[PDB]
Context: bound to proteins that are not shown
Molecule: HMKT-7
Organism: HALOARCULA MARISMORTUI
RNA sequence: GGCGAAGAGCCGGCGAGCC
RNA sequence: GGCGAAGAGCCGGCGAGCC
Numbered sequence: 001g002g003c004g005a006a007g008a009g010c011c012g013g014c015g016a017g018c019c
Numbered sequence: 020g021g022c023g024a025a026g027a028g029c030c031g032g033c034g035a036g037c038c
Base pairs, nucleotide, nucleotide: 001038002037003036009033010032011031012030013029014028017022018021019020
C1' cells in the first nucleotide's frame, strides 16, 4: 500500500444455489 | 459457461478484523 460498520471474518441453523 | 458439499447462498449471533 489493499479490503472493511454500506459489516471483517468467525460461530450456530438450514443445506443448492449465486454470477 | 464461471464459482460451488474442500459449502452456494438465506436466517440468527458476535461485533474488527482479513490481505